[PDB]
RNA sequence: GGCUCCUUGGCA
RNA sequence: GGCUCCUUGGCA
Numbered sequence: 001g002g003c004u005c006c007u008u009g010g011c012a
Numbered sequence: 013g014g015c016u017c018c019u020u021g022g023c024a
Stems, first nucleotide, its partner, number of pairs: 005022002009018002
Other pairs, nucleotide, nucleotide, family: 003024cWW004023cWW008019cWW011016cWW012015tWW
C1' cells in the first nucleotide's frame, strides 16, 4: 500500500 | 455516546 480493528489528543 | 476537522500510537 490493498483488509479486520483497537487506544488516544486537539477541535466546530 | 453521536459528530466536523487535523493528529499520535498500536494489533492481527
This is an experimental structure of RNA, with 24 nucleotides shown. The entry also models sulfate ions. Protein in the same entry: N utilization substance protein B homolog. Method: X-ray diffraction, resolution 3.2 angstroms. The entry became public in 2012. Primary citation: Stagno et al., Nat Commun (2012), "Crystal structure of a plectonemic RNA supercoil". Crystallisation conditions: 0.2M ammonium sulfate, 26% PEG 3350, pH 7.5, VAPOR DIFFUSION, SITTING DROP, temperature 293K. It comes from the structure "Crystal Structure of a Plectonemic RNA Supercoil".